[PDB]
Context: one part of a larger RNA, bound to proteins that are not shown
C1' cells in the first nucleotide's frame, strides 16, 4: 500500500481583484474659501460717433482793490451747470390712412366792432352713445370725346356709349408718437468679481495627524583620557545688547567676615584688620583674568581705508566667525608697546532686482555735445524651511502608482500594567506570628488583560459578538479517595492525588462583559489565527441616503447619538464521513484467532438507618440495605402519540362527462378517520468486571545503643490510569470443506525419472536445548521419601569456570601391493514395513523387524601410480536451491466452484449486503381464507318522510306523481403487499444462458 464513489467544509495562511483602509508619491480629481494668480459679467471715469441756441458760475488774460496781503469790471479765451431745439442715435405702433400750417363753413356763447352789417379775438376752425341690423367696388351736379338717325337754320330733336372735375378744401421737408446728444456702442483706465480658470497646501517623525523644533547656531555632558560621534538623549541658550560694555593710559582692589563709631536699629555712612578671588568681566555654560581682562578717572575713535594668506564647517565649497601677517592712515602712553570692535567659545545670509557712495573712470552702436541708462568696485534692503519656490481647506463621492520601508486584526519577542504563586514575619485572630491571614519589603511564573515594538502579511489570511460542534489545559465549583481547623454534630474554610464526568432555564444590552430572577451536586476559569462567516446570521462597527447635537465661514468633520443598507465559488488535492476493492495464502467458501485503533457512563432524590451517634439546647449525620429519578449511550415500535398520496375509505364545494349509477379535472381541491412504515424521554428496553497503584494512613526495621510509614522490605488504598465488557478487524495468522471430462480433458500425489530452456540468486563445516545465582557456582556418591528415576541431608571434588563457547564435534586428495594397531556384539542403504514423542509457529526426531552389501572405511606404515595442464584471478559447499512455461515418460487418484444476469428486500446512493432457483418438486401469477381500515355501497321496497301537485262512476278516505332525508336488504359495499399471515384452487413456468478460475 494500486484505482476509486457518495458526502463534507478542518486546512490548501483556497478562488475571485495589482487592498478602497493607512501611509508615501514635491500624482490627480469633485468641492469649499478673503489661501495665490486670474478672468467672464456687472459699477464707474475718459476718448470718439456727437450736434443747434440761450442763460449763468468759476478755472478765463487786460488787470484791479489792501514788499506792505484782496476786489468790482473791459472784450477773447477755459471748461462747468441748467434749461430748449432736432438732425445723428434709440423705442413703440402702422395693411407707415387723414401730419402740422392756412382757408373756408358753420350750428353754434355769439368771443368783440355792432351800423345790428362784421372782421382782429376765443371750444367748435366735429356729422357716429336707449337697441346683440345694415353699412364697400358713388349717388349728384359740372365740363367735354364718339356713334346713330336727324331738327336738317346750330349748341342744334332725340337715342346708344366714353373720359374729367366738384363731390372727398389749399400748401408743406421729415409716416405718426414718444425720448435724444444722453442713452448705446467702440477702446482704454479704477472698482468689484470662488459665477468660473489654473496651482498650490513644507519637512523630521518609534504609523500619519495634534504635539514639539531634535530644520540655522552656542555650552556642558553623553563620549569609552587626541580628534570624529547617534535618538522627538538629557540641563540650559541664541535671532539681542553696547559711544561705550570699542582703544589706550594711569590708579586701584573684589564677594564676604570680624572689631569700633551721635541720632544710626538686621540692613544708610565713617575706620581699622582679615580676605586665593569664594566677586567682576551685557547675556546660557564653559573656560581665562588681581599694581587683570575686575572697578574709577583721562584722552580718544584701529567699530576706519586696502591686497593677499590662512584655521574653523569642509566636499578640504561656500557663507559666517576667527588668527597671523604686509601696505596706509591714526588713537593712546614717557616709552616699551597695545588697538584694526566686545577676554574666547553663538549672537547670521547666494543668484536676479533695487538703492546709495567712489572714480575730473568705460560704454550708450555714424560722429560731436548734454541729460539718461548700461557697467565695474564697495556698504545696504533676505530669504529663519536659516546653501535661500511665490502658496488655504475638505472628499464617506473619490482616483492612480506603489509600499508591508509603515499603522488598523492574528502570529513572534518582552510583561511595565492585568492575573496567579512563593520568601521573612511586625501584626489580626477574646490569649496565640504562621487554623485561617500576612504589614514593611523581596522573588518568581502566565499569556485568558492592557500596554510597548514593527519581524511576517498592503499584485486582501473576510474585521465584532451570537449560534452550532469537536477537542484541549488546570490556577478543582462540583462529583471519587484523603490531609488540616479557631472540625462537638451540621454547615464551612485551608490544602493534596485528581481534568474521569458535570457545569443550566430566562429579564435587559449587538454587547463581550455586566445585573438581575429561578434551578442545581455546581452553575469554575480558560486555549485552540481573542477556535470555528465558500457553517450560518448580520445586531454592532465600517461605504455611498438622511436627521440631530457640537464644531467650522464653508465644503466639511466628530472611539457622540439614530434610521436604511448585495454576505459571492467547492466539481480539485488532503482531512473525515460512509461505500467498492488491493497485496498475499493455487482458485473458491465456510468457521473463526486478535495485532492494533477507540471505548461510557454520570449524577441526585426519598425510605431505612434515626430525631440515632453528637450536642446544655436549638439543633443533627454516616456505613450497610431498598425505591426511583438526572445528564449521556445504544436500541426499539407491543402499547401511546406524529406522519400519511396504501391517493385505503367516507363527507362535501366549483365544474364537466345528456341524468342515474361511475367517475374525473382544481399543480396533493378541502376536510374526517386510516393499514403498513418510519418515527419521538411525546411510548417502552438496556447500560458490567479485575490489575498495578496516587494522595494519604499504617507494619517491622536501621541509619541515629531511643525514635522512625523507609533506606532495605511489606500493608491498604481511590470518579485517575491500564485491562476486560463493548465497536472495528493488518500488504496478519488457524483449522475445514470441494476442487474443473462423457470425452481426447483439465488437475493432484507419487520417480529427484529422464533431456532440456527462462529467470532470481545469496553462501562457502556443524554444536540436537538444565534451570539460573551473582555477597556465589558446577559436578560426582552414600542414608530418607516418591515412582527401577527423580527430590532432601551427608561426604568427596573442581571453581579465574578445562564435564571449560577463550570451547566441543567433523575434517576432503583418490587408489593399488601391503603389515601392525581400533573394531569384528560394526557400517552403508533417497531399500521396505512397523512404532513411539514432539502443538507454543508440532513441517522435526529417535527406536525396531524384514532383505541387500561389503570387511573395505579410524590410526600408524610398505608400495607406487593418476593430465605433472610447464608460477597466476571468479577455485572449494549449501545444492539434486529457489521460481516459471513446456517435452517425453510410468503408476496412482478426481470430475468443482465463484462472477454476471435472474430473484428476494431483514440491505441499498451506485457498488456492496441477506436471499430463492424440477425432491418426498420449487417459486410465481390469479382466486380464496384470515387480518384490518372505512362507516352501511348500487338496485329494489316501505301507509317513514316537511309539504306540495293532479284524479273522483272510480275513491267514502282513497289513488298517481314530485321531493332532501330516512328505515330494511347491509357491520354492508370497497380495499387490504406493492415490505401482512394461510393456502395446496387455477394457471403457466422452470435442469436454462453468459463470463472467467489450477498447487
Nucleotide at each position: 500500500g494500486a484505482a476509486u464513489c457518495a458526502g463534507c467544509g478542518g486546512g490548501g495562511a483556497a478562488a475571485g481583484a495589482a487592498g478602497a483602509c493607512c501611509c508615501u508619491g514635491u500624482u490627480g480629481a469633485g468641492c469649499u474659501u478673503g489661501a495665490c494668480u486670474c478672468u467672464a459679467g456687472u459699477c464707474u471715469g475718459g476718448c470718439a460717433c456727437g450736434g443747434u441756441g440761450a442763460a449763468g458760475a468759476g478755472a478765463c488774460a487786460u488787470g484791479a482793490g489792501a514788499a506792505c496781503u484782496c476786489u468790482g469790471a473791459u472784450c477773447g479765451u477755459u471748461u462747468u451747470u441748467u434749461c430748449a431745439c432736432u438732425g445723428a442715435c434709440c423705442c413703440g405702433g402702422u395693411g407707415a390712412g387723414g401730419c402740422g400750417g392756412g382757408g373756408g363753413g358753420g350750428c353754434g356763447a355769439g368771443c368783440c366792432c355792432c351800423g345790428a352789417g362784421g372782421g382782429g379775438c376765443u371750444c367748435u376752425c366735429g356729422c357716429u352713445u336707449c337697441u346683440g341690423g345694415c353699412g364697400c367696388c358713388a349717388a349728384g351736379c359740372g365740363c367735354c370725346c364718339g356713334g346713330c338717325c336727324g331738327c336738317g337754320c346750330g349748341c342744334c330733336g332725340g337715342c346708344c356709349g366714353g373720359g374729367c372735375g366738384c363731390g372727398a378744401c389749399c400748401c408743406g421737408c421729415u409716416c405718426c408718437g414718444g425720448g435724444g446728444a444722453c442713452a448705446g456702442u467702440g477702446c482704454c483706465a479704477g472698482g468689484u468679481g470662488g459665477g468660473g480658470a489654473g496651482u498650490u497646501u513644507g519637512a523630521c517623525u518609534g504609523g500619519g495627524g495634534c504635539g514639539g523644533u531634535a530644520c540655522a547656531c552656542c555650552u556642558g555632558u553623553c563620549a569609552a583620557a587626541c580628534g570624529g560621534u547617534a535618538a522627538c538623549g538629557c540641563a540650559g541658550g541664541u535671532g539681542u545688547c553696547c559711544u561705550a560694555a570699542g582703544g589706550c593710559g594711569a590708579g586701584c582692589u573684589c564677594a564676604g567676615g570680624g572689631a569700633g563709631g551721635a541720632c544710626a536699629g538686621a540692613a544708610a555712612c565713617c575706620u581699622c584688620c582679615c580676605g586665593u578671588g569664594g566677586a567682576g568681566c551685557a547675556g546660557a555654560a564653559g573656560g581665562g583674568c588681581a599694581a587683570a581682562a575686575g572697578c574709577u578717572c583721562g584722552c580718544u575713535u584701529g567699530a576706519u581705508c586696502u591686497u593677499g594668506a590662512u584655521u574653523u564647517u569642509c566636499a578640504g565649497u561656500a557663507c559666517g566667525a576667527a588668527u597671523a601677517c604686509a601696505g596706509a592712515c591714526c588713537g593712546u602712553g614717557a616709552a616699551a608697546g597695545c588697538g584694526g570692535g566686545g577676554c574666547c567659545u553663538c549672537a547670521c545670509g547666494a543668484u536676479c532686482c533695487u538703492u546709495c557712495u567712489g572714480a575730473c573712470c568705460u560704454u550708450u552702436u555714424g560722429g560731436g555735445u548734454u541729460u539718461u541708462a548700461a557697467g565695474c568696485a564697495g556698504g545696504a534692503g533676505g530669504u529663519g524651511u536659516c546653501a535661500g519656490a511665490a502658496a488655504a481647506g475638505u472628499u464617506a463621492c473619490c482616483a492612480c502608482a506603489g509600499g508591508g520601508a509603515u499603522a488598523a486584526c492574528u502570529g513572534g519577542c518582552u510583561u511595565g500594567u492585568g492575573g496567579c504563586g512563593g520568601c521573612c514575619a511586625a501584626g489580626c485572630g477574646u490569649u496565640c506570628a504562621u487554623a485561617g491571614c500576612g504589614a514593611c519589603g523581596u522573588c518568581g511564573c502566565u499569556u485568558u488583560u492592557u500596554g510597548a515594538u514593527c519581524c511576517u502579511u498592503c499584485g486582501a489570511u473576510g474585521u465584532c459578538g451570537g449560534c452550532u460542534c469537536u477537542u484541549c489545559c488546570u490556577a478543582u465549583c462540583a462529583u471519587u479517595g484523603u490531609g488540616a481547623a479557631g472540625c462537638a454534630g451540621a454547615a464551612u474554610u485551608c490544602a493534596c492525588c485528581a481534568a474521569g464526568c458535570g457545569u443550566u432555564g430566562g429579564a435587559u444590552u449587538g454587547u463581550u462583559c455586566a445585573c438581575c430572577c429561578a434551578c442545581u451536586a455546581a452553575u469554575a476559569g480558560g486555549g485552540a489565527a481573542c477556535g470555528u462567516g465558500a457553517g450560518c446570521u448580520g445586531g454592532g462597527u465600517u461605504u455611498a441616503g438622511a436627521c440631530c447635537g457640537u464644531c467650522g465661514u464653508g465644503a466639511g468633520a466628530c472611539a457622540g447619538g439614530u434610521u436604511a443598507g448585495u454576505u459571492u465559488u467547492a466539481c480539485c488535492c488532503u482531512a473525515c464521513u460512509g461505500a467498492u476493492g488491493a497485496u498475499g495464502u493455487g482458485u473458491u467458501g465456510u468457521u473463526g484467532c486478535c495485532a492494533u485503533g477507540g471505548u461510557a457512563a454520570u449524577c441526585c432524590u426519598g425510605c431505612u438507618c434515626a430525631g440515632u451517634a453528637c450536642g446544655a439546647g436549638a439543633g443533627g449525620a454516616a456505613c450497610c440495605g431498598c425505591a426511583g429519578g438526572u445528564u449521556c449511550a445504544g436500541a426499539c415500535a407491543u402499547u401511546u402519540g406524529g406522519u400519511g398520496u396504501a391517493u385505503g375509505u367516507g363527507c362535501u364545494u366549483g365544474g364537466c362527462u345528456g341524468a342515474g349509477g361511475a367517475g374525473c379535472c382544481a399543480a396533493u381541491g378541502g376536510g374526517g378517520c386510516g393499514a403498513a412504515g418510519c418515527u419521538a424521554c411525546c411510548a417502552u428496553c438496556u447500560g458490567u468486571g479485575g490489575g498495578a497503584u496516587u494522595a494519604u494512613g499504617a507494619c517491622u526495621g536501621a541509619a541515629c545503643g531511643c525514635c522512625u510509614c523507609u533506606a532495605a522490605g511489606u500493608c491498604a488504598g481511590a470518579a485517575u490510569c491500564c485491562c476486560g465488557c463493548c465497536c472495528a478487524g493488518g500488504c496478519g495468522g488457524a483449522a475445514c470443506g470441494a476442487u474443473a471430462c462423457g470425452g481426447c480433458a483439465g488437475c493432484g500425489c507419487c520417480g529427484c525419472g529422464g533431456a532440456g530452456c527462462c529467470u532470481c540468486g545469496g553462501u562457502u563445516g556443524g554444536c540436537c536445548u538444565c534451570g539460573g545465582a551473582u555477597a556465589g557456582c558446577c559436578g560426582g556418591u552414600c542414608c530418607c521419601c516418591c515412582g527401577c528415576c527423580g527430590g532432601g541431608g551427608u561426604c568427596c571434588g573442581g571453581u579465574g569456570c578445562g564435564g571449560a563457547g577463550u570451547g566441543c564435534c567433523c575434517u576432503u586428495c583418490g587408489u593399488c601391493c601391503u603389515g601392525g594397531g581400533a573394531a569384528a556384539c560394526g557400517g552403508g542403504g533417497c531399500g521396505c514395513g512397523g512404532c513411539c514423542g514432539g502443538a507454543g509457529a508440532g513441517g522435526c526426531g529417535g527406536c525396531c523387524g524384514c532383505c541387500c552389501c561389503c570387511u573395505c572405511g579410524c590410526c600408524c606404515g610398505u608400495c607406487a601410480c593418476g593430465c605433472a595442464c610447464c608460477g597466476c584471478a571468479c577455485g572449494u559447499u549449501c545444492g539434486u536451491g529457489g521460481g516459471g512455461a513446456a517435452c517425453c515418460u510410468g503408476g496412482c487418484g478426481c470430475u468443482a466452484a465463484a462472477c454476471c444476469a435472474u430473484u428476494c428486500g431483514u440491505a441499498g446512493a451506485c457498488g456492496a449486503c441477506c436471499u430463492g432457483c424440477u425432491u418426498c418438486u420449487g417459486g410465481g401469477u390469479c382466486g380464496g381464507g384470515g387480518u384490518u381500515u372505512c362507516g352501511u355501497a348500487c338496485g329494489u321496497a316501505g301507509c317513514a318522510g316537511a309539504g306540495c301537485a293532479g284524479c273522483u262512476c272510480c275513491c267514502u278516505c282513497g289513488c298517481u306523481g314530485c321531493g332532501a332525508u330516512c328505515u330494511a336488504u347491509u357491520g354492508a359495499a370497497a380495499g387490504u403487499c406493492a415490505g401482512c399471515c394461510c393456502u395446496c384452487g387455477a394457471c403457466a413456468c422452470a435442469a436454462g444462458g453468459g463470463u472467467u478460475u489450477g498447487u

An RNA structure (28S rRNA, nucleotides 3889 to 5069) from Homo sapiens, in which 999 nucleotides are resolved. The structure was determined by electron microscopy at 2.77 angstrom resolution and released in 2025. The PDB entry is titled "In situ human unrotated hibernating without CCDC124 state 80S ribosome". It holds a match to the Rfam family "Eukaryotic large subunit ribosomal RNA". Its Rfam clan is "LSU clan". The entry has 79 different proteins, among them Large ribosomal subunit protein uL18, Small ribosomal subunit protein eS12 and Heparin-binding protein HBp15. Zheng et al. published it in Nat Commun in 2025: "Visualizing the translation landscape in human cells at high resolution". The sample was in a buffer at pH 7.4.